[PDB]
RNA sequence: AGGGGCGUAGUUCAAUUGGUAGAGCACCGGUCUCCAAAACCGGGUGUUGGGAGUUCGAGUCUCUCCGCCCCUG
Numbered sequence: 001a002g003g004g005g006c007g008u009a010g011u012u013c014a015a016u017u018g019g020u021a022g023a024g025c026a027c028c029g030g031u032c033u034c035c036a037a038a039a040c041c042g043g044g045u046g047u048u049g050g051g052a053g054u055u056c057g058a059g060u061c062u063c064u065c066c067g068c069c070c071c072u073g
Stems, first nucleotide, its partner, number of pairs: 001072007010025004019056001027043004049065005
């Protein structure tokens, strides 16, 4: 400067063929302890990167912006 790509709870990951974003772990309560742990018993995560489209319906298709990753000289 050109050329390719990636983006989801705190984290690690799902979501088949475009039809209701869910798990582990962590964390939180509740029970539990003299207190804590552990143990049970639940709970809640999320800007599905931002925006715009397409569609009856978008995490899944398209564009655009952002950031980063990869490539070349």
Entry title: Crystal structure of Escherichia coli trptophanyl-tRNA synthetase in complex with tRNA(Trp).
Shown are 73 nucleotides from a PDB entry: RNA (tRNA(Trp)) with a sequence from Escherichia coli.
Keywords: trptophanyl-tRNA synthetase, tRNA, complex, LIGASE/RNA, LIGASE-RNA complex.
Crystals were grown from: 0.5 M ammonium acetate, 0.1 M HEPES pH 7.5, 16% w/v PEG 3,350.
Protein in the same entry: Tryptophan--tRNA ligase.
It holds a match to the Rfam family "tRNA". Rfam classes the family as a transfer RNA. Rfam links the family to the GO term triplet codon-amino acid adaptor activity.